[PDB]
RNA sequence: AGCUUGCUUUAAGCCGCUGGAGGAGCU
RNA sequence: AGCUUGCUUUAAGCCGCUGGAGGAGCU
Repeated sequence: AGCUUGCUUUAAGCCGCUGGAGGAGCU
Repeated sequence: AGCUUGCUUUAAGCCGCUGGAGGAGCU
RNA backbone atom coordinates (compact mmCIF):
# COMPACT_ATOMS: atom_id res chain seq x y z
C1' A A 1 0.00 0.00 0.00
C1' G A 2 -3.92 -3.33 -0.59
C1' C A 3 -7.59 -6.64 1.49
C1' U A 4 -10.85 -8.62 5.64
C1' U A 5 -13.82 -7.13 9.85
C1' G A 6 -23.28 -7.82 13.35
C1' C A 7 -15.58 -4.03 16.58
C1' U A 8 -15.62 1.53 17.51
C1' U A 9 -16.64 5.88 14.84
C1' U A 10 -17.80 9.50 10.84
C1' A A 11 -19.04 13.60 6.54
C1' A A 12 -21.79 20.47 5.56
C1' G A 13 -21.18 13.76 0.26
C1' C A 14 -25.26 10.72 -2.47
C1' C A 15 -30.01 8.65 -1.70
C1' G A 16 -34.58 8.88 0.89
C1' C A 17 -37.67 7.84 5.29
C1' U A 18 -39.15 10.06 10.35
C1' G A 19 -39.73 14.28 13.35
C1' G A 20 -39.96 19.79 13.47
C1' A A 21 -41.08 24.50 10.66
C1' G A 22 -43.61 26.79 6.51
C1' G A 23 -46.56 27.35 1.94
C1' A A 24 -50.86 25.41 -0.18
C1' G A 25 -55.47 22.73 -0.31
C1' C A 26 -60.24 20.38 1.87
C1' U A 27 -64.25 20.85 5.56
C1' A B 1 -60.51 23.98 14.72
C1' G B 2 -59.62 19.53 12.30
C1' C B 3 -57.62 16.78 8.07
C1' U B 4 -54.74 16.44 3.66
C1' U B 5 -50.41 17.46 0.39
C1' G B 6 -46.45 15.14 -7.10
C1' C B 7 -44.39 21.92 -2.73
C1' U B 8 -40.21 24.48 0.24
C1' U B 9 -37.05 24.03 4.55
C1' U B 10 -34.21 21.48 8.40
C1' A B 11 -25.03 20.99 9.78
C1' A B 12 -32.69 17.63 13.95
C1' G B 13 -32.87 11.63 13.96
C1' C B 14 -31.78 7.38 10.88
C1' C B 15 -24.70 4.70 8.20
C1' G B 16 -28.42 2.28 2.80
C1' C B 17 -24.67 3.95 -0.71
C1' U B 18 -19.97 6.67 -1.35
C1' G B 19 -15.97 7.86 1.32
C1' G B 20 -12.53 9.30 6.18
C1' A B 21 -10.75 8.21 11.17
C1' G B 22 -9.52 4.41 15.03
C1' G B 23 -8.97 -1.15 16.63
C1' A B 24 -7.90 -5.86 15.20
C1' G B 25 -6.55 -9.41 11.57
C1' C B 26 -4.31 -10.87 6.70
C1' U B 27 -0.88 -10.23 2.21

Primary citation: Tong et al., J.Biol.Chem. (2024), "RNA thermometers are widespread upstream of ABC transporter genes in bacteria". Shown are 54 nucleotides from a PDB entry: RNA with a sequence from Providencia stuartii. It comes from the structure "oppF ROSE-like RNA thermometer structure". Released in 2024, the model rests on X-ray diffraction data to a resolution of 2.7 angstrom. Crystals were grown from: Ammonium Sulphate, Sodium acetate tri-hydrate pH 4.6, PEG MME 2000.